[PDB]
Context: bound to proteins that are not shown
RNA sequence: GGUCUGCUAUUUAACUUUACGUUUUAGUACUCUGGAAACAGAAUCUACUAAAACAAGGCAAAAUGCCGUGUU
DNA sequence: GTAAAGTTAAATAGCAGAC
Numbered sequence: 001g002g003u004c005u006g007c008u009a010u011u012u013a014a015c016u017u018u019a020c021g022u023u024u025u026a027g028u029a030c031u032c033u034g035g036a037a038a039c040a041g042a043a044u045c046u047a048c049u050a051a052a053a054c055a056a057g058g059c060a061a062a063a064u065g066c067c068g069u070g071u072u
Numbered sequence: 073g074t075a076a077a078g079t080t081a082a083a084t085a086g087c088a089g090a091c
Stems, first nucleotide, its partner, number of pairs: 002091009012081001014079003018075003021054002024051002027048002033040002057067002
Other pairs, nucleotide, nucleotide, family: 011082cWW013080cWW020074cWW023052cWW026049cWW029046cWW030043cWW030045cWW031042cWW031043cWS032041cWW055068tWS059065cWW059066cWW060063cWS
C1' cells in the first nucleotide's frame, strides 16, 4: 500500500418539492390634468394582487407526462 | 437568477481490530 467492519466529517451524481425574482397583459393604488364634487381622460415611473411566458424552440395527447446552459 | 426542505447512491478523508 491494500480487503472487511464501527463511529463522525466530506464531496459528487441523480431525484423530489418549496416560497421569492424578472417580464407582458388587465385592475386598482401613486403621479400629472381638468374641477365644489360624482367622476373624467392622459401617463405605466411607483406599488399591490391575479392570469400567463421565463433559455428560441421540440415532442407528446386525459398524463402524479418529457427534453432543452454540463462533459466526452 | 435565488434562496429555504427533503432522499437514495457511488466515493474519499480521519479513528480502531485484524492478514
Solved structure of RNA with a sequence from Staphylococcus aureus, together with DNA, 91 nucleotides shown. Primary citation: Chen et al., Nucleic Acids Res. (2025), "DNA target binding-induced pre-crRNA processing in type II and V CRISPR-Cas systems". It was solved together with CRISPR-associated endonuclease Cas9. The organism belongs to Staphylococcus, within Bacteria. It comes from the structure "Crystal structure of SauCas9 in complex with sgRNA and 20nt ssDNA target".